Method: cryo-EM, resolution 3.6 angstroms. The entry became public in 2019. Shown are 58 nucleotides from a PDB entry: RNA with a sequence from Escherichia coli K-12, together with DNA. The entry also contains DNA-directed RNA polymerase subunit alpha, DNA-directed RNA polymerase subunit beta, DNA-directed RNA polymerase subunit beta' and DNA-directed RNA polymerase subunit omega, not shown here. The sample was in a buffer at pH 8. NCBI's taxonomy places the organism under Bacteria, Gammaproteobacteria, Enterobacteriaceae, Escherichia, Escherichia coli. The PDB entry is titled "Cryo-EM structure of E. coli RNA polymerase elongation complex bound to CTP substrate".

Context: bound to proteins that are not shown
RNA sequence: GCGAUGUGUG
DNA sequence: TGAATCTCTTCCAGCACACATCGGGACGT
DNA sequence: ACGTCC
DNA sequence: CGGAAGAGATTCA
Numbered sequence: 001g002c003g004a005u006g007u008g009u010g
Numbered sequence: 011t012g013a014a015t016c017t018c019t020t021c022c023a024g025c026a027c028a029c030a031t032c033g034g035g036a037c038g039t
Numbered sequence: 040a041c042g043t044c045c
Numbered sequence: 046c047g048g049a050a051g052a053g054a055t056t057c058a
Stems, first nucleotide, its partner, number of pairs: 002033009014055002019050004034045006
């Protein structure tokens, strides 16, 4: 301690 | 000769979590 | 690979 | 992708 994608919650 | 109407181009499309992986290659010493 | 490029 | 607003461009004369 950044951003991407992804799956899943209310 | 000008005002409609058809064409294309920008701009927006709910909130709050949780967790996972993964982060650029291509050539002289 | 270290260093230095698109 | 609906919506809209700019700028062709086509219809009235």